Solved structure of RNA (9S rRNA) from Trypanosoma brucei brucei, 463 nucleotides shown. It was solved by cryo-electron microscopy to 3.1 A. Keywords: mitochondrial ribosome, assembly intermediate, translation, RIBOSOME. An Rfam search finds the family "Trypanosomatid mitochondrial small subunit ribosomal RNA" in it. Gene Ontology terms of the family: ribosome and structural constituent of ribosome. On this family, see Sharma et al., Proc Natl Acad Sci U S A 2009: "Structure of a mitochondrial ribosome with minimal RNA". The organism belongs to Trypanosoma brucei, within Eukaryota. It comes from the structure "Body domain of the mt-SSU assemblosome from Trypanosoma brucei". The 2019 paper behind the entry is "Mitoribosomal small subunit biogenesis in trypanosomes involves an extensive assembly machinery".

Context: bound to proteins that are not shown
RNA sequence: UAAAUUAUGGUCAAUUGUUAGUAUUCAUAUUAAUUUUUUUAAAUGUUUUAUCAUUUUAUAAAGGUUUAUUUUUGAAAGAUUUUUUGUAUAAAAUUUUAGGAAUAGUUAAUAAUAAUUUAUAAUUUUGAUUAGAUUGUUUUGUUAAUGCUAUUAGAUGGGUGUGGAAAAAUAAAAAAAAUAAUUAAUAUAUAUCAAUAAUAAAUUAAAUUAAUCUAUUAGUCAGAAAUGGAUGCCAGCCGUUGCGGUAAUUUCUAUGCUUUUAAAUAUUAUACAAUUAUCAUAUUAAAUUGUUAAGUGCUGAUUUAACCAAUAAAAAUAUAAAUAAUUUUUAUUUGUUUUUAAACACCAUUAGGUAUAUGCAAAUAUAAAAUUAUAGUAAUUAUAGAAAUUAAAAAG
RNA sequence: CACCAAUUUUUAUAAUAAAAAUAACGUGCAGUAAUUAAUAUAUUUAUAAAAAUAUAUUUUUUUUUUU
Numbered sequence: 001u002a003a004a005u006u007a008u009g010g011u012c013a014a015u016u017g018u019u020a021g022u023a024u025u026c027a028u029a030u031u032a033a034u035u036u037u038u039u040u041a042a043a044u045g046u047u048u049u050a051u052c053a054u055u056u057u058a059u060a061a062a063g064g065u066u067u068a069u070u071u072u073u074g075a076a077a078g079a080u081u082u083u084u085u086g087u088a089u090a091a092a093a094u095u096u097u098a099g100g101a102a103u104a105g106u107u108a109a110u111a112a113u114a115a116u117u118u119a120u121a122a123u124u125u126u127g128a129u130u131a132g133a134u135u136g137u138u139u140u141g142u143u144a145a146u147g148c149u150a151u152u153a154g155a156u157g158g159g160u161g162u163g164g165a166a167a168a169a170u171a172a173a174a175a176a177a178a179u180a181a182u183u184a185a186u187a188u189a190u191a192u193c194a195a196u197a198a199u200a201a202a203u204u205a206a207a208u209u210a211a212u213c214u215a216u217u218a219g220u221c222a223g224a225a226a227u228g229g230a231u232g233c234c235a236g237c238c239g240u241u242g243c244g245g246u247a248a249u250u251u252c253u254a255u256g257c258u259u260u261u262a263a264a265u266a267u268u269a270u271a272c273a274a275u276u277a278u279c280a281u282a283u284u285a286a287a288u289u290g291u292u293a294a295g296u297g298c299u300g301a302u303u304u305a306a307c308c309a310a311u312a313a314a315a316a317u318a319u320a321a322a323u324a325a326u327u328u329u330u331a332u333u334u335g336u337u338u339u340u341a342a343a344c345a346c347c348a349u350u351a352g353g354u355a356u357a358u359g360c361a362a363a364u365a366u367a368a369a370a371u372u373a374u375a376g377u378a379a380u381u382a383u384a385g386a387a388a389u390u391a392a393a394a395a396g
Numbered sequence: 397c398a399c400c401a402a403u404u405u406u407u408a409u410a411a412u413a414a415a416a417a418u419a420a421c422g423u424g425c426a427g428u429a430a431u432u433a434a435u436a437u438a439u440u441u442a443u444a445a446a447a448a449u450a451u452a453u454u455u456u457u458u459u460u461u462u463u
Base pairs, nucleotide, nucleotide: 027267029265030264031263038202039201040200064156065155066154096132097131102123103122107119108118109117141148142147229251230250233245234244288310289309290308331364332363333362334361335360336359345354346353347352379389380388404417405416406415407414433454434453435452436451437450438449439448440447441446
C1' cells in the first nucleotide's frame, strides 16, 4: 500500500446603488484678553375674632457640618356615624487623604420602663477613631470612548414641652374660614422722604397698547506715525554759586486682520531605550546543607564530569474575578571572647599590634515592573601612515 | 570647604513671639609623565569635586575548547 469510475446531458458571471451603527486630524477644540452687557442703597400693613385675651397661619440667610433616606394615627382632606383608633420612627448599599495605628459614657444577654447582675464583650491592617478637605446628586463640559472633569435639592439634641409634627424671630402669593378682585399686558419701581457707604449681591440683549416722522462704528490704517509709557549720565581745578552738554538717547507697544494672533488646559485613556531615585522572593536533583550523619588539610591548584545522607510528583478549580504567604539568606561587611589561632597578609619599619578561618549573630543585597527626570558625550593603540576609525545619548 | 532666598533652626523660669540665622541643588580650577581597566557594595583617611583597602561582575582580536 486501491491504484484516476468517463453521455462534458447544460455554460450563459457580477453590477440597478434601499441603510442590523462607539469611530479616532498631537493639532484642533475649551478657557481669559482684542469685546462683555444690565441693574440693585436698608430702615418693612398678614388677616379674623367672644378685647389688656383667645381660634387659623411648620423649613430666610451667615456661622458651625453631615455614609444614607422617607412616610404625622392625631390638625386639615373628611362626607347624617363614632375610640387623641386609621402599620411614619426601620434595613442593604456605595466617600477622600505623598510620608497608614490603635478606638471607646463602650457589645450582647436580661423578670432590667428608670440595667447596683452576667460574659472568654465590641470596632480595626478586607484600613477604624481622631486631624484635614468636605451637602450629596447617569442633570455640567469634553471625547471615538463604561475615560477625565463639575454641581447651589436638602437637614440643623438647651428660645417656648406649646403643637399632630419645632421646621418658629423671617420668604414677590402657596389667596389665608362672606365672590375683596379672576377682561388683558406691565404685575413691580410707585410700600416714592429719611442717617449710607458699591465695600457688596446678582446678571448677561433680540416688541409686551395705540396718538404721524429716521434707521444704518470709520475721509480704512500693505506699517508709517504717537508734548504714549520705562529711563539717566557727566569735576565747573573743584567750599551750600547751584552754570551747563541737554529740546537726552535707547527699549517696550496698541490697532487691523470674531480670514483672527500670543498664554494655559483638552485629546496619553500606551510611559521608546539606557541611566537619577523609591514600591522589592532568593529559578532550585547541573543546586543547597551535613555538628549528633559524609567527604574533608575550607574539593575548584588539575578538572565543563565528585562518595554517602536529606530534598524533584502528590486537595478542588481554570475560569475563579486576589483559591496564595506575611517566612528564609547561599553573597558582602560588622560585632560577639582573650597565654585563648601557631601560621600567611596588612599600617607604624624589622619588631609591635591589627585582623583573618572555623561557632553564633545583626544590617544590606539578589529580581523585573510601577513613579520622576536626561536627548549627546569625545574616545581607542600598536616589537610609529592613531596621514586610522569615531554620536550606537557618558549626564545635572 | 563653596556658589544659587521650594525652606529650616534657636529662644521668655511669678512678664510669654518677635528677633537672629540658614536658601533648595548639581559642577567647582585638583593637572601632567604619551599618566591612567571599568562598574557595583562596604570600611578608613580631610589631596573629599579626592585617595586607600576587602569581594563580585565585565572587558580577549579568530593559531585551546563545540552538548